Released in 2023, the model rests on cryo-EM data to a resolution of 2.44 A.
Solved structure of RNA from Tetrahymena, 365 nucleotides shown.
It holds a match to the Rfam family "Group I catalytic intron".

């Protein structure tokens, strides 16, 4: 003297068109300046110093990128209209929204989000059914069944149409 | 421009003890700052692709132009959940008494949160946290509850049921409920820079 440690922080979030992602502004939080008011000081006022009011309103998505929009599957939820849900990873592809290269303007390079398309798990979670063994009982005893044992199989984790 | 805005001071009215909001009415004060041009004074401003074209501070001077009680330039990009309580228009569900609304109604259910303040401890250098106990609290009061009236024969929004049945009531101009722009919106977490605290270690 310093946080790599705390408190706190806004017209933020919450609160988009169900979202997601980029950027910044009509937000934060600051500069230069002025307005109005207020308190102080060397003081001669002036001035200066400090506080305080505010930059009209939009951000319950503002400029864009993408989705979404409309029927449809499974739950839960409403008297019903409605309402809410329905896990995650990894790779690899096209494609650029945006940015970097003083400024504009054309290139031209490098980077490139979301999302879209494909493949690949995670057995993740839930279930049927199978093999099962567990203690119990239907058991006279075997064969049964409750719950359990893993395993292997399916199925679900909506679906398709549309600038 | 002071008409209209800002901002003081007051008055009156929404409205209510006060405060805040809202709406009116007096009265005081308010043109600035940005940008461009020219000139004067200075530095070389001027950078990592390719051409095109252009560059910077200072001061005046006016003149043009924007915006204006504000002009201008910076900076910051993280959080992003759980939600409550109302709503206008329009378009709907559903009621001739309602699964819905409403109430000094009578039963009953869960529950005492937040926030302060004491005291015990825990973490931790320290800043601060973080747990139990015990009080205040809490409604009236959904702009805030300071005053007042209450505070367990209280009270419960979103982190104390704003709870449930039962009983009464109201509804066709209509009741109620669902989507919703908003709302002086609340509530709880959490948040970037900026502030503010603290220095074990460096």
């Nucleotide at each position: 003297a310093u946080a790599u440690g705390g408190a706190u922080g806004c017209a933020g979030u919450u609160c988009a068109c169900a979202g997601a992602c980029u950027a910044a502004a009509u937000g934060u939080c600051g500069g230069u300046c002025g307005g109005g008011g207020a308190a102080g000081a060397u003081g001669u006022a002036u001035u200066c110093u400090u506080c305080u009011c505010a930059u009209a309103a939009g951000a319950u998505a503002u400029a864009g990128u993408c989705g979404g929009a409309c029927c449809u599957c499974u739950c839960c939820u409403u008297a019903a209209u409605g309402g809410g849900a329905g896990c995650u990873a990894g790779c690899g592809g096209a494609u650029g929204a945006a940015g970097u290269g003083a400024u504009g303007c054309a290139a031209c390079a490098c980077u490139g989000g979301a999302g879209c398309c494909g493949c690949u798990g995670g057995g993740a979670a839930c279930u049927a059914a199978u093999u099962u063994g567990u203690a119990u009982g239907c058991g006279a005893a075997a064969g049964u069944a409750u719950a359990u044992u893993g395993a292997u199989u399916a199925g679900u984790u909506u679906u398709g149409g549309a600038g | 421009g002071a008409a209209a805005a800002g901002u003081u001071a007051u008055c009156a009215g929404g409205c209510a003890u006060g405060c805040a909001c809202c709406u009116g009415g007096u009265a005081g004060c308010u043109a600035g700052u940005c940008u461009u041009u020219a000139a004067a004074c200075c530095a070389a401003u001027a950078g990592a692709u390719u051409g095109c074209a252009u560059c910077g501070g200072u001061u005046u001077a006016a003149a043009a132009g924007g915006c204006a009680a504000g002009a201008c330039c910076g900076u910051c990009a993280a959080a992003u959940u759980g939600c409550g309580g109302g709503a206008a228009a329009g378009g709907g569900g559903u009621c001739a008494a309602c699964a819905g609304c409403c109430g000094u109604u009578c039963a009953g259910u869960a529950c005492c949160a937040a926030g302060u303040c004491u005291c015990a401890g825990g973490g931790g250098a320290a800043a601060c946290u973080u747990u139990g106990a015990g009080a205040u609290g809490g409604c009236c009061u959904u702009g805030c509850a300071a005053a007042g009236g209450g505070u367990a024969u209280g009270g419960u929004a979103a982190u104390a049921a704003g709870c449930u049945g039962a009983c009464g009531g109201a509804c066709a101009u209509g009741g109620u409920c669902c989507u919703a722009a908003c709302c002086a919106c609340g509530c709880a977490g959490c948040c970037a820079a900026g502030u503010c605290c603290u220095a074990a270690g460096u």
Record summary:
The organism belongs to Tetrahymenidae, within Eukaryota.